[PDB]
RNA sequence: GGGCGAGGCCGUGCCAGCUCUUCGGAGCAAUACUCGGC
RNA sequence: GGAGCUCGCCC
Repeated sequence: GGGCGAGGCCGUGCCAGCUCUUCGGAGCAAUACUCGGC
Repeated sequence: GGAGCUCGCCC
RNA backbone atom coordinates (compact mmCIF):
# COMPACT_ATOMS: atom_id res chain seq x y z
C1' G A 1 0.00 0.00 0.00
C1' G A 2 -6.39 -2.05 1.88
C1' G A 3 -9.87 -1.37 5.60
C1' C A 4 -12.05 -0.20 9.78
C1' G A 5 -9.13 3.60 15.32
C1' A A 6 -6.78 8.10 16.20
C1' G A 7 -4.63 13.71 15.01
C1' G A 8 -6.83 18.18 21.73
C1' C A 9 -8.72 23.94 22.40
C1' C A 10 -9.71 28.36 19.04
C1' G A 11 -10.54 30.79 14.48
C1' U A 12 -11.26 30.92 8.91
C1' G A 13 -13.78 28.25 5.58
C1' C A 14 -11.29 25.47 -0.97
C1' C A 15 -13.59 22.36 -5.30
C1' A A 16 -17.97 20.15 -5.79
C1' G A 17 -23.46 20.52 -3.77
C1' C A 18 -27.51 23.39 -2.60
C1' U A 19 -30.48 28.29 -3.01
C1' C A 20 -31.17 32.82 -5.47
C1' U A 21 -29.36 35.67 -10.14
C1' U A 22 -29.82 41.09 -13.11
C1' C A 23 -25.85 35.85 -16.17
C1' G A 24 -21.61 39.92 -14.72
C1' G A 25 -22.79 38.15 -9.34
C1' A A 26 -25.25 37.19 -4.49
C1' G A 27 -26.21 33.66 -0.63
C1' C A 28 -26.51 28.49 2.16
C1' A A 29 -25.23 24.59 5.11
C1' A A 30 -21.71 20.54 6.73
C1' U A 31 -16.29 21.28 6.21
C1' A A 32 -8.33 21.72 8.15
C1' C A 33 -4.36 16.23 10.87
C1' U A 34 -3.53 19.70 6.81
C1' C A 35 -4.31 26.88 6.74
C1' G A 36 -3.59 30.29 11.13
C1' G A 37 -3.33 30.89 16.48
C1' C A 38 -3.00 28.23 21.86
C1' G B 1 -19.79 14.05 -1.39
C1' G B 2 -13.33 15.28 -3.31
C1' A B 3 -7.54 14.75 -2.22
C1' G B 4 -3.72 13.87 0.85
C1' C B 5 -0.35 13.16 4.96
C1' U B 6 1.60 11.03 11.09
C1' C B 7 0.11 6.87 14.24
C1' G B 8 -1.75 2.52 15.39
C1' C B 9 -4.67 -2.35 14.58
C1' C B 10 -5.87 -5.46 11.36
C1' C B 11 -5.85 -9.14 7.34